Primary citation: Srivastava et al., Nucleic Acids Res. (2024), "Two riboswitch classes that share a common ligand-binding fold show major differences in the ability to accommodate mutations". Class-III preQ1 riboswitch with a sequence from Faecalibacterium prausnitzii: 96 nucleotides with solved positions. Crystals were grown from: 65% Tacsimate pH 7, 50mM Na-CacodylatepH 7, 1mM Spermine HCl, 0.006M Hexammine Cobalt (III)Chloride, 5mM Mg Acetate. Bound small molecules: 7-DEAZA-7-AMINOMETHYL-GUANINE (PRF). Released in 2024, the model rests on X-ray diffraction data to a resolution of 3 A. Rfam match: PreQ1-III (pre queuosine) riboswitch aptamer. Gene Ontology term of the family: queuosine biosynthetic process.
RNA sequence: GAGCAACCUAGGAUUUUAGGCUCCCCGGCGUGU
RNA sequence: ACCAUGCCGGGCCAAACCCAUAGGGCUGGCGGUCCCUGUGCGGUCAGAAUUCAUCCGCCGGAG
Ligand code: PRF
Repeated sequence: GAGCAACCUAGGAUUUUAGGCUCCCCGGCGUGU
Repeated sequence: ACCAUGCCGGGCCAAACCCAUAGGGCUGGCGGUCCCUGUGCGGUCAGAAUUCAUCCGCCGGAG
C1' cells in the first nucleotide's frame, strides 16, 4: 500500500481511526542446492 | 548472484483541544490579538466524520 469480518463512541445507513484476519511492496539478517 | 523458505525493520497510523512553528487574511514600521491553512516521534485523548428520520424485537393475519 490493497482487501475481508466484527464491534464501541452512536437509533439506521455510509465512511473512517484503535484492534483482529488475509495479502502486497521496499531495505535488511539466516538456512538450502 | 538468482530462486526458494524463515526471520527483522519499514510503507497505514484518526478527529478535537492545548503548545510550538511557517505561511496566508491583515500588513508604512514595532508589539499584541482574532480568523484560515501546513507542519511537529510536541502535550492530553480512542474514538471520529457525513447523512437520513425513525429503527429493532415479540404477538396477530395471509402460504
Ligand atoms: N470500534 C471502532 N473503532 C474504535 C473503537 C471501537 O470500539 C475504539 C475503542 N472504543 C477506538 N476506535 N470501530